An RNA: 44 nucleotides with solved positions. The PDB entry is titled "Structure of a dimerized UUCG motif". It was solved by X-ray diffraction to 2.59 angstrom. The work is reported in "Structure of an RNA helix with pyrimidine mismatches and cross-strand stacking" (Montemayor et al., Acta Crystallogr.,Sect.F, 2019). The entry is indexed under UUCG tetraloop dimer, RNA.

[PDB]
RNA sequence: GGGCUGCACUUCGGUGCUGCCC
RNA sequence: GGGCUGCACUUCGGUGCUGCCC
Numbered sequence: 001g002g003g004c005u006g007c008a009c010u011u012c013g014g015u016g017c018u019g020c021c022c
Numbered sequence: 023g024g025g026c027u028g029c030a031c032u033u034c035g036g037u038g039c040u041g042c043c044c
Base pairs, nucleotide, nucleotide: 001044002043003042004041006039007038008037009036010035013032014031015030016029017028019026020025021024022023
Other pairs, nucleotide, nucleotide, family: 005040cWW011033tWS011034tHS012033tHS018027cWW
C1' cells in the first nucleotide's frame, strides 16, 4: 500500500413528528 | 394528502483505527 473485518466520526437516502403553506 | 423546514431513529457511501492476510 491493497483485501476482509469490527469500532469511532459523518450521512446521499428512507421513516416519523414540529412550525408555516397549498 | 402534498411542499418547505427542523428534530428523532436508521445509514448507501466517505474518513480513521483494530485483528488476521497478501